[PDB]
Record summary
26S ribosomal RNA, nucleotides 2360 to 3391 from Triticum aestivum: 949 nucleotides with solved positions. It holds a match to the Rfam family "Eukaryotic large subunit ribosomal RNA". Rfam 15.1 lists 107,465 matches to the family in 2,616 species. The family is grouped with related families in Rfam's "LSU clan". For this family Rfam cites "Crystal structure of the ribosome at 5.5 A resolution" (Yusupov et al., Science, 2001). The PDB entry is titled "The molecular structure of the left-handed supra-molecular helix of eukaryotic polyribosomes". It was solved by electron microscopy to 34 angstrom. The reconstruction used 106 particles. Taxonomically the source falls in Triticum (Eukaryota, Tracheophyta, Mesangiospermae, Liliopsida).

Context: one part of a larger RNA, bound to proteins that are not shown
RNA sequence: ACAGCCAAGGGAACGGGCUUGGCGGAAUCAGCGGGGAAAGAAGACCCUGUUGAGCUUGACUCUAGUCCGACUUUGUGAAAUGACUUGAGAGGUGUAGGAUAAGUGGGAGCCCUCACGGGCGCAAGUGAAAUACCACUACUUUUAACGUUAUUUUACUUAUUCCG
RNA sequence: CGGAAGCGGGGCAUGCCCC
RNA sequence: AAGGCCCGGUCUUACCGGGCCGAUCCG
RNA sequence: CGGAAGACAUUGUCAGGUGGGGAGUUUGGCUGGGGCGGCCAAUCUGUUAAAAGAUAACGCAGGUGUCCUAAGAUGAGCUCAACGAGAACAGAAAUCUCGUGUGGAACAAAAGGGUAAAAGCUCGUUUGAUUCUGAUUUCCAGUACGAAUACGAACCGUGAAAGCGUGGCCUAUCGAUCCUUUAGACUUCGGAGUUUGAAGCUAGAGGUGUCAGAAAAGUUACCACAGGGAUUACUGGCUUGUGGCAGCCAAGCGUUCAUAGCGACGUUGCUUUUUGAUCCUUCGAUGUCGGCUCUUCCUAUCAUUGCGAAGCAGAAUUCACCAAGUGUUGGAUUGUUCACCCACCAAUAGGGAACGUGAGCUGGGUUUAGACCGUCGUGAGACAGGUUAGUUUUACCCUACUGAUGACAGUGUCGCGAUAGUAAUUCAACCUAGUACGAGAGGAACCGUUGAUUCACACAAUUGGUCAUCGCGCUGGUUGAAAAGCCAGUGGCGCGAAGCUACCGUGUGCCGGAUUAUGACUGAACGCCUCUAAGUCAGAAUCCAAGCUAGCAUGCGACGCC
RNA sequence: GCCCGCCGCCCGCCC
RNA sequence: CCA
RNA sequence: G
RNA sequence: AGG
RNA sequence: CCCGUGCCAUUGGC
RNA sequence: GCCGGUCCGGCCGAAGUGCCGCGGUCGGC
RNA sequence: CCAACGGGCGGUGG
RNA sequence: AAUCCUUUGCAGACGACUUAAAUACGCGACGGGGAUUGUAAGUGGCAGAGUGGCCUUGCUGCCACGAUCCACUGAGAUCCCGCGUCGCACGGAUUCGU
Numbered sequence: 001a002c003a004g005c006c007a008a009g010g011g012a013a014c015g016g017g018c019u020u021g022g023c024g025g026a027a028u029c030a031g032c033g034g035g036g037a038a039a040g041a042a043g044a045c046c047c048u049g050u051u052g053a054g055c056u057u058g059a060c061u062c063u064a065g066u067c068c069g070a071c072u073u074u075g076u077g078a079a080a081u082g083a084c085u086u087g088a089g090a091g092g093u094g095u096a097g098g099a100u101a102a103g104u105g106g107g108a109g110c111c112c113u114c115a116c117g118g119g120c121g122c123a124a125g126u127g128a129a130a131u132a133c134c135a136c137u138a139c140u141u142u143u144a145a146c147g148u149u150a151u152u153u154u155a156c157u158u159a160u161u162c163c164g
Numbered sequence: 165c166g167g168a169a170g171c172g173g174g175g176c177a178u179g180c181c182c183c
Numbered sequence: 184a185a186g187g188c189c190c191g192g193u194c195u196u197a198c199c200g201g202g203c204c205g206a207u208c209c210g
Numbered sequence: 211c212g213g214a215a216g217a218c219a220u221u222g223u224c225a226g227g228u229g230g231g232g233a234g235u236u237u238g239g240c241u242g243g244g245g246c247g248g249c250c251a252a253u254c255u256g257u258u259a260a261a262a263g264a265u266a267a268c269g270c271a272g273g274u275g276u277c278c279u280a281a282g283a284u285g286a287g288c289u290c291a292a293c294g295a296g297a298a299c300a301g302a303a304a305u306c307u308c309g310u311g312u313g314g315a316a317c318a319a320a321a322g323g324g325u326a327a328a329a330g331c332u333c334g335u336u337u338g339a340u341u342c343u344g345a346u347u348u349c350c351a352g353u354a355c356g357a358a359u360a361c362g363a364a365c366c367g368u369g370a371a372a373g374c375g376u377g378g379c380c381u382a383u384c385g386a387u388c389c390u391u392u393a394g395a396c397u398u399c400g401g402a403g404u405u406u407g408a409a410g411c412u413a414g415a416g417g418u419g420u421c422a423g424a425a426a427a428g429u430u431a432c433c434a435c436a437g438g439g440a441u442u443a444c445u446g447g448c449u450u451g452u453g454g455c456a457g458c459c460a461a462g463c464g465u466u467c468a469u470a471g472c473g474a475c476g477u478u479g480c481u482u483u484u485u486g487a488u489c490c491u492u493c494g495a496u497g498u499c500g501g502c503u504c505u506u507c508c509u510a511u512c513a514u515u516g517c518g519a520a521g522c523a524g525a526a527u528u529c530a531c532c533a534a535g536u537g538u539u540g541g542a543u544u545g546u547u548c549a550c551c552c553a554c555c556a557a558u559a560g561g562g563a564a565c566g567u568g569a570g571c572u573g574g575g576u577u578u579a580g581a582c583c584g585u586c587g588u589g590a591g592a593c594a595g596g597u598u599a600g601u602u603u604u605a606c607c608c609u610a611c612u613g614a615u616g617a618c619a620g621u622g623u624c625g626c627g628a629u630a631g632u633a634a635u636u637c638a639a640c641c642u643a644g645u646a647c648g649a650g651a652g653g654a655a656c657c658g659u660u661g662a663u664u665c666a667c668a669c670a671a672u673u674g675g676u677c678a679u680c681g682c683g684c685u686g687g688u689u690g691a692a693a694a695g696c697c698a699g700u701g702g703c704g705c706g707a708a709g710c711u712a713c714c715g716u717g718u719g720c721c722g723g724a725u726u727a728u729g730a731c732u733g734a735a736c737g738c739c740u741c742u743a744a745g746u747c748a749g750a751a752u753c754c755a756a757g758c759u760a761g762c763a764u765g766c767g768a769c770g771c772c
Numbered sequence: 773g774c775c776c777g778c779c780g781c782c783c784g785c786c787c
Numbered sequence: 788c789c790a
Numbered sequence: 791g
Numbered sequence: 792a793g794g
Numbered sequence: 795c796c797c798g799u800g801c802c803a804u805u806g807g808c
Numbered sequence: 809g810c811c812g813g814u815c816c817g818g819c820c821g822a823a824g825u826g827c828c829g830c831g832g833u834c835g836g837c
Numbered sequence: 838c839c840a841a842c843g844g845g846c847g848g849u850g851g
Numbered sequence: 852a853a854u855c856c857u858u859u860g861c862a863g864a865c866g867a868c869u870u871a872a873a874u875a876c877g878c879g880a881c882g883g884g885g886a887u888u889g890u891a892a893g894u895g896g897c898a899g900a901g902u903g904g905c906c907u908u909g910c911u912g913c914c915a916c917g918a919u920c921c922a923c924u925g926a927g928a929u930c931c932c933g934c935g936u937c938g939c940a941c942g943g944a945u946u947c948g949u
Stems, first nucleotide, its partner, number of pairs: 002017001005022005027615005034609003038604002046438004051434002053430004060234004065228001067226001069224003075156006082149002085145007099131001102137005109120004160215009172183004186204008239249002247268001252274006275421001276318001277378002282336007290314001292310006316325002319383001321381003340364003345359004366375003389416006396410002399407001446490001447488001449486001451485001454480005462472002498575002500572003504566001505563005512537003516531001518529003540552002543549001580598004584593003620771006629760003634664001636662005647652001665719005673712004680706005685698005722754002728748004775851010788794002796807003809837007816829004852946004857871001860868001877939006883932002886929003893923004901916005
Other pairs, nucleotide, nucleotide, family: 003016tHS013446cSS013447cSS014037cHS014445tHS026616tHS029864tWS032610cWW033034cHS033606tWS033609cWW036569tWH041495tWS047441cWS050424tWW056589cSS057059cWH057588cWS059235cWW060230tHH064229tHS066227cWW068225cWW072221cWW073220cWW074217tWS074219cHH075158cWS077078cHS081150cWW084147cWW085144cWW092138tHS095128cWW096101tWH097125cSS097130tWS098124cHH099130tWW101127tWS107132tHS109132tSS113116tHS126130tWH157217tWH159216tHS176180cWW185205tHS229231cHS235426tWS236427cWH237428cWH238251tHS243442cSS254320tWS259266tHH260265tWW261262tHS261263tHS272320cSS275384tWS277281tWS280337tWW288327tHS289328tWH290311tHS291311tHS301302cHH301303cHH315328tWW324329tWS328330tHS334368tSS338375cWH343361cWW344345cHS344359cHS344360tHS349354tHS349355tWS350354tHH351352cHS369371tHS385418tHS385423tSS386417cWH386418tWH386423tWS387417tWW395411cWW398408cWW428590tWS438493tHS439443cWH441493tHS445491cWW448487cWW450452tHS452484cWW453481cWW459475cWW460473tWS460474tHS461473tHS463468tHS464470tHS467521tWW481510tWS489490cHS497602tWW499545tSS503567cWW511513cHS511533tWS512534tWH513556cSS516727tSS517530cWW523647cSS523651tWW524646cWS524652tSS533751cWS537556tWS537557tSS538558cSS538559cWH539553cWW539554cWW542550cWW544548tHS555557tHS567570cHS576577tWS579600tHS587589tHS587590tHS606608cHS614865tWS614866tHS617763tWH620772cWW626762tWH627761tWS627764tHS628761tHS632757cWW635663cWW641657cWW642655tHS642656tHS643655tHH644653tWS645654tWH646653tHS648650tHS648651tHS670711tHS670712tHS672715cWS674713cWS677707tHS677708tWS678700cWS681927cSS699700cSS707930cWW712715tHS721755cWW725750tWH727749tHS732742tWH732744tWS733743tHS734740tWH736738cHS742744cWH762766tHS763765cSS784843tWS785841cWW786840cWW790792tHS799804cWH800803tHS821823tHS821824tHS856872cWW856942cWS858870cWW859869cWW861869cHS862867cWS885929tWW889925cWS889926tHS890924tWS893924tWH897898cHS898919cWW899918tHS900917tHS906911cWW907909tHS907910tHS929931tHS
C1' cells in the first nucleotide's frame, strides 16, 4: 500500500480479507463513537550497547589551589662553633720487654773537651726486630703566623620591598 | 624631616631636660 | 608683608624699578 | 617626599604533603529479566551420555589451587585389614601370641579404578625433584601455555645386576607479554685506543583465579541516544502446581443408625474467573487500577416456579433435583478490588465479554519532574516504606448499529405474513382461620379479594414543574416632568398560562399444547416384580402458542384503474 | 398529449 | 411430451 | 406388504 | 407397454 | 392419413 | 377415423394458473 | 416451426 | 398520474408524512366564548404629611404645592375555540413506464 458484512474456526497464539458457515437492493442524510489491536510519537518503563551526559565519593589517574623546605634577587659581621696550611711542642694503649720496638729511609757516631770525664747508642735484659741522629710517618693533642673557609643566632643597613 | 645655633622661661644652678 | 639696608633711573623739600633681610645655617 | 621593613619578604624555579575545587576516565560474565544469591567464565571426576571419538542445562554427586628431600629412587628381606581363641591389671589399651585370613587393608588429598614376595610392608643406602634434546598424545581432529607418554646425548645412584629412576598408586595436580632477576658462555654499542655501563642470545624465577593475560567505584526518579518483544512489567496465548468446583471410595460422627446431615485419608477429574510458571505476541507505543454507565452472556441457582429427602407433627427450616424467564438493593469507613459494618429484602448469587467499558467519563491509587518523615548509605542517592502537590490530544475515511431517505416493476392504496424483537416480574394483606396440625406454645394451604414494591407502554382531565406569549408591584439611572417607555443577561427583580412534561401525576400488563426433575398407568425382557424398555397419564417462573412491534426486495395479492 | 383490444408481414432467447 |  |  |  | 408426380424438396385430387 | 386455434360454457382454482364438454368453423395425419 | 419471452412495418376498433 | 405550486400542520434536522384549495365556513384582518392574567387611563374624595398666603366685623371658611389610600371597575391584554362584514382565493412549473 489495500477491496472493506456477521458468527465460528484457523493462523506468529487479538482477522474488514483465509477456511466453513450464515447474511446482504445500491446510493444518500443524520447520529453513537463498537471496531479497523482507528490517527497522532522510531516506549519515557525494562533489558543490552566494551552509547552520551549531569552528579557523587576513602575506583584510577591527573590538574589547579593551599602549606612547607631549597635555589636567585643578595649586601654585613659578632662570635660561639665546625675546618685547612706552615711552624714549635706534649706524646703514639699489638706476646714477652723497667719505659716511648705505633712505621720509613738511614746507621756509625753527635756535643764539651782533654789532666780525666759525661747524655744516647755503650751496655743491662728480653725478643721476630733493641734504644744515638737527620729528615719522616699514621693516631691521641696543643701553641703562633696570618687569618681563612663554614654552620647557626643574634645584631646591622646600603641593595631592596611595601605603605601613604 | 634631622642636627646645630639663635630664640624666651623654668627644674638644675658649665656639661641635661621641655616648648 | 610692615620696617631696615644697597643700586640703577629719573623733576634729589621728589617719584619708579630691582635685590636681600622681615622667627634660621646645613644637609 | 615621608614612614615601615630589609638580605627576609614578594616574584621566578623546584621538592614533599594535603587536594572531587576541577578535568579526563573506568566501574567482570554467566544467569529461565538484569539485580540479588551463587562459580556452572581455570581445572579433576562417578553419574548425566543414547557417543568408538565429541555431547548441554543456575543438571546430580564432589573434589584441586595445597602439602611433601621423603610423603622420591632401588634392592634385599615381609604381607594385611580384621575376627576368634590366650594373656592378674585396662576401661581406649594398645603390647605380646596363635589360628583363620585374598584385595574387605594399604596407596597424603575427590571420585573412581588399580595392585599381595606388590605399587602395599620392613631395612639400608641413595639423590635422577640433575642438564640439554624431544618423537608424539592430550591440550584441539589443524590453535598457544600447560601436562603426559618415550628417547637420545651428558651424568650419576641403588642394585647382584639385568634393570629401574624422564617428581608424588594410577587415572595427571595451572600463567604468555614488557620489565626485572640471575645463569653460562659468547656477541655487540660507527678514527685508534682503553675503562665503565649499556644493547643481546639461550634458560629459569618474580602479577595476571576477569586463569589463550585492561592499570580501574557508584547514582540519575533531571535525563538523552541507538535498538530489541533477540529480554522484563504489562493485556493476550500455553500450562494449571496454586485457586475454584465436582465424582468415586467411605474410616468415621450423628443416643442406635457410613449415605437426615456432617465426613477425614486416599484417589480420578472439570473449569480457566486467583496465583505461580513459560517466554509464543506487541517495545517505528498493547493507555493503568478502581469506579461509573451502557449492551450482552454462563450456570457451579441467592430468591422466585415445580420437585425429592429429612434427624419434614405444625412451623421456622436443613440438604439436594429440574430450571438462566425476571430479580439480585440503599447506605457508613477505605482510592480500593476485596472485605468489615447497618438497616433493609422475597433474596439482596457467583462467573465471562482484551481484569467488557478513557477516538464515554472520571481521576482518588499506581506511576515522572517539587517536598517532608522514617530507615539505609561516607555521598550522589535508594526503599513491595509512608505522606502533601502534581496535565487526560484528534474535525470519523471504512465498517457497525440506531434512526430518515431510496430505484427496477403497468399504478396508488388496502392488505397478507415468510420471517425478525420482546412484557410482565415479585411482594404484602384480607377470605379462609385464631381453623388444619398441636399437650401446649404457636401456627399453615387453595382459590376468592384488595393494594403496592419493580419493569414496560402511553397520555397530561387532575395534582406538581416549567411557562426568557403577555399583563401587574418596585428600584437605580435615562427620554423636561407626570403619563408612556429605555437599559441593568441571553427574564432587572418579585407574581402566573397553552404546550411540553413527572412529583410512581394519571391510564393500561392471558388459557391451551409439549417437556425437565419428578409422581403415576398399562407392561415385558426375567411366568413374579418393575413408572419405560414398545405404549401412556400428568407435571416448572422455563419451551411453543396465545399477543404486540416490524415487515412485498418471500423478489406476493387485491381494489380501484387510467 | 396520445394509448391500447384483435390480426397481415418479418427479426432475436429456451430448444 | 402424457404414461 |  | 403405448401415441 | 385413401389416389398420386417427383432423386429431393416442392406440389395436386380428398 | 384420430389430432390442433376457434365460437359458448363449466370444474380444481381461493389467487396465480390450469383443464375439459353439449352444436359448428379455420386446419393437419 | 418458432411454445415461455419477445422487437417492429402496418390494418381494424374502444 | 404525480412531484412541483401556494398557505399550513395531526407531521417534522433535510428529504419524508400530513393538510386545504371558486365542486370552499378557504385565508387574513374584526370581534363573541372560555378559558387566560387580575384591577386600567381618566375621574372624584379624604383616613393622612406638613406648610404658606387669602376671604371676613367678627365668626368662618378658602387657595396652594395634596407623600400614602378609597371611590367610579369582575377594567385592559388573549400560543385556544366561532358566526356577521371587508380584502384575496379566476393559477400554473416539472416529470415520465414497460